An RNA from an Armatimonadetes bacterium, together with DNA: 216 nucleotides with solved positions. Released in 2023, the model rests on cryo-EM data to a resolution of 3.36 angstroms. Keywords: CasPi complex, RNA BINDING PROTEIN, RNA BINDING PROTEIN-DNA-RNA complex. The work is reported in "The compact Cas pi (Cas12l) 'bracelet' provides a unique structural platform for DNA manipulation" (Sun et al., Cell Res., 2023). Entry title: Structure of CasPi with guide RNA and target DNA. The entry also contains CasPi, not shown here. The reconstruction used 39,500 particles.
[PDB]
Context: bound to proteins that are not shown
RNA sequence: GUCUGCCGAAGACGCCGCACGGAGCCUGGGCCGGAAUCGUAGAUCGAACGCGGCAUCGAAGCCCUGCAGCCCUUCGGGGCCAAGGCGGCGCAGCAAGCCUCUUUCAGGCGGCAGAGUCCUUUAGAGUGUGAGAGACACUCUAAAGGAAUGAAAGAGGGCGACACCCUGGUGAAC
DNA sequence: GTTCACCAGGGTGTCGCCCTGGGCATCCCG
DNA sequence: CGGGATGCCCAG
Numbered sequence: 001g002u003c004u005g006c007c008g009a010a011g012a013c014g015c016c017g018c019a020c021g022g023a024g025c026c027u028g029g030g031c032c033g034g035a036a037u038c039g040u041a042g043a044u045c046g047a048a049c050g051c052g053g054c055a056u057c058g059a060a061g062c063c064c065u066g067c068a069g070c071c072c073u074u075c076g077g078g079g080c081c082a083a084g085g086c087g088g089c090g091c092a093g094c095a096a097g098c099c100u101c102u103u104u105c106a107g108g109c110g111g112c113a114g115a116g117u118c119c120u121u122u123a124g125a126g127u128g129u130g131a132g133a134g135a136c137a138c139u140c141u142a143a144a145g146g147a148a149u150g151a152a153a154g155a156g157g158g159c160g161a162c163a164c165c166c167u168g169g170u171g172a173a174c
Numbered sequence: 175g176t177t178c179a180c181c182a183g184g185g186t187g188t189c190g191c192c193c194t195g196g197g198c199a200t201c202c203c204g
Numbered sequence: 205c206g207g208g209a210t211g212c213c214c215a216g
Stems, first nucleotide, its partner, number of pairs: 002115002005112001007110001013090005020066001022064001024062001030054004037047003069080004097109003101154004117147005123141003127137003155194020195214010
C1' cells in the first nucleotide's frame, strides 16, 4: 500500500448566466402567383407541382476564427479550429471510468496523523561453509521504498468474408 | 402506415480455414 | 568451449 482516527466535494440532480456572418451556392422564414400539369369531355373551378419574384429571421456548409479550447509533436510549433460548450447558486453516493478478455451480481475508489502484514532494495551483526576471494551461503536484527477484490459461465486468437438492425442526408415505388 | 435504391455514424450475429511443437543445422560472439 | 539465437524441416 492496506485497516482505523479525523476532513471533505469531483461528476451527476433542480435554478439561471451567457453564445462571431453574410456576399455566393441549400432550406425553413413570411407573402403573391397563373400558366406548362392533374380530379379519366373543358379542364380557365379546386388541387397543387417544380418553381419565379419580393422583402427578410437569419442560419446548414465555407472565405472571417483568434491555438477561446483538445490532439499530435523533433518541443520550436503544427492539425481540428469548432467543439470539450462553460459557469456560477443550492444538493454530496448518486454518474462515468478503473480493480482482467466477452457479460451479469455484490463490493471498493476521493486530504492529514497512527498500527501491523508481505514483497523488493540495503545495512550492521552473527553462524557455518569456504586452496581463502572476508569471498560465499544464509540467519538474526534494523532501515528505505512498493502491495481489494469475491461469485456464476465461456475455445480464443488470427485472416478474409458475408447478412441483419438502428438514426440521420436523399431519391424512387405504394 | 409501408417497400426498394445509395452515403455517413453506431451496434450485432455468423462463416470459411489454420493454429494451439520438437528436432536440428548453423551462426556467433564472449 | 559453450550458452544463447536464428532460421529451416518434419507433408492420404